[PDB]
Molecule: tRNA-Gly; T-box riboswitch discriminator
Organism: Geobacillus kaustophilus
RNA sequence: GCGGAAGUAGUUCAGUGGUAGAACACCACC
RNA sequence: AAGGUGGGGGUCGCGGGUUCGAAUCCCGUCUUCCGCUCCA
RNA sequence: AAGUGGGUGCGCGUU
RNA sequence: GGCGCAUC
RNA sequence: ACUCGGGUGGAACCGCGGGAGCU
RNA sequence: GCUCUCGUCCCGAG
Numbered sequence: 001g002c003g004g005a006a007g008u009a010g011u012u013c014a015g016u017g018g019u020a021g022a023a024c025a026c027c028a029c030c
Numbered sequence: 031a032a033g034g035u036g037g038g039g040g041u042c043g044c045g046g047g048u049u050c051g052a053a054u055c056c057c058g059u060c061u062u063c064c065g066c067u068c069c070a
Numbered sequence: 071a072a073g074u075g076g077g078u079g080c081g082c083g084u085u
Numbered sequence: 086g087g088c089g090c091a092u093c
Numbered sequence: 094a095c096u097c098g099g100g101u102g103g104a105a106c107c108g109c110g111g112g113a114g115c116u
Numbered sequence: 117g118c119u120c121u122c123g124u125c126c127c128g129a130g
Stems, first nucleotide, its partner, number of pairs: 001066007010024004018050001026037005043059005067104004078091005095130006108124008
C1' cells in the first nucleotide's frame, strides 16, 4: 500500500440523531 | 485502612461535509492492533 | 536499526 | 566521513 | 553477494555493489 | 542501457 477493528474524563469502558456517564484515581465529610 | 455520602474533572483522535441539531451519519487523514502483498 | 550514491573484516591517514 | 587491501 | 524461517523498520519500488541474461 | 537475482538492517538453522 490493500482489507478488517479500535480511538469518549488521567486509565478501563457505556452511550447506535435532541442537554455526556459509571468504575478506579484526586478533594471534602461520615 | 475499607465502606458510604457528595464534589471537581470532557466540547468524544483531528479536519471537512449531511442535518435545525452529530460522539453517533457520509468523505479524508493520524495513531494502534490483526491479516495479505511489496521494500530493507 | 531498518532506502542504501553499497557492506564485513584488517592496516592507515583524519574529525 | 576517507584510503588501501581482502572477503560475501 | 546462497537457502529457509523469524524479527524490526518502511509503503520511499530508489541508489549502490556483485552475478547472469539481452540490446 | 534495460531485465532478473542476491547483497547493502538484526537473529536462528542449513